[PDB]
Context: one part of a larger RNA, bound to proteins that are not shown
RNA sequence: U
RNA sequence: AUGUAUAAAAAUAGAGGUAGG
RNA sequence: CUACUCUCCUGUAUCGUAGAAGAUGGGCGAUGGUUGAUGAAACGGAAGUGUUUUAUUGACUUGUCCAUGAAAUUCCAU
RNA sequence: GAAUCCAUUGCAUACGACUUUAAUGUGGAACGGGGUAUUGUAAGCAG
RNA sequence: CUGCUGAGAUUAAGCCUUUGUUCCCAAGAUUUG
Numbered sequence: 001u
Numbered sequence: 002a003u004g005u006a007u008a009a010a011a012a013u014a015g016a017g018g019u020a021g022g
Numbered sequence: 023c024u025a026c027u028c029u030c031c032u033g034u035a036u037c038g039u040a041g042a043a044g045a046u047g048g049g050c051g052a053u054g055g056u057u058g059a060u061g062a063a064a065c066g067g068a069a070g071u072g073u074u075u076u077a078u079u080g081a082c083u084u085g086u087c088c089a090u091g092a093a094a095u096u097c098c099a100u
Numbered sequence: 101g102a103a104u105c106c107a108u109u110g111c112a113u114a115c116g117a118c119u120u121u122a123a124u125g126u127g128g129a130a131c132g133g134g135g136u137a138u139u140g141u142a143a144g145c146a147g
Numbered sequence: 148c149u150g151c152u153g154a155g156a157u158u159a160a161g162c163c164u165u166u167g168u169u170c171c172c173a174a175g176a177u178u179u180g
Stems, first nucleotide, its partner, number of pairs: 004037001006036002015030004022023001045090006054083012101179005107121001110118001125172001127171005132165004137157003144151004
Other pairs, nucleotide, nucleotide, family: 003043tWS019026cWW020025cWW021024cWW041084tWS060078cWW106174tWW108120cWW109119cWW110112tHS112117cWS113116tWS136158cWW140153cSS140154tHS141152tSS142154tHS143152cHH153154tHS158159tHS158162cHS
């Protein structure tokens, strides 16, 4: 993420 | 961890200055 | 770069160090010191992740004196 | 937010690995045309 | 033997190019602070  | 405190450089058959030229 | 004198001969030094892990107020005298939180600008590249200068704000101050509080944790254990 | 597997490539490869491509684009793949190469004048038709 | 006929066949399978045609994709699974  | 129980102050977790501290920064020149170079020499050692020499250095560091202060006060000067 | 040349005439001066002084210092060295280690740190057993210098800085710092009183306060119910550090309480509560009052003076006197500084007008400083120690910092917490902001706002910054300058500096540090060798692994710079730290140095200053500060503009505030909030504290504390033991610089010199006073007055309260401390305990039965009543002989070591942290 | 990405990487990997599944796919793709062949600049790589025993197997992994490596280089590519892949969510709509000068995208990709199947064919097809052209270029270019190899072989040597084809089938079919006529004299 | 001659002509249509250096025509035809093959040509990426590890050749080049494509205003040609058709199709495909706007995902699944896994892992990751």

Entry title: Ytm1 associated nascent 60S ribosome State 2.
This is an experimental structure of RNA from Schizosaccharomyces pombe, with 180 nucleotides shown.
Among the 55 different proteins in the entry, which are not shown, are 60S ribosomal protein L8, Protein mak16 and 60S ribosomal protein L13.
It was solved by electron microscopy to 2.8 A.
Lineage of the source: Eukaryota > Ascomycota > Schizosaccharomycetes > Schizosaccharomycetales > Schizosaccharomyces.
The reconstruction used 172,500 particles.
Rfam match: Eukaryotic large subunit ribosomal RNA.
Ions in the entry include zinc.
The 2022 paper behind the entry is "Chromatin localization of nucleophosmin organizes ribosome biogenesis".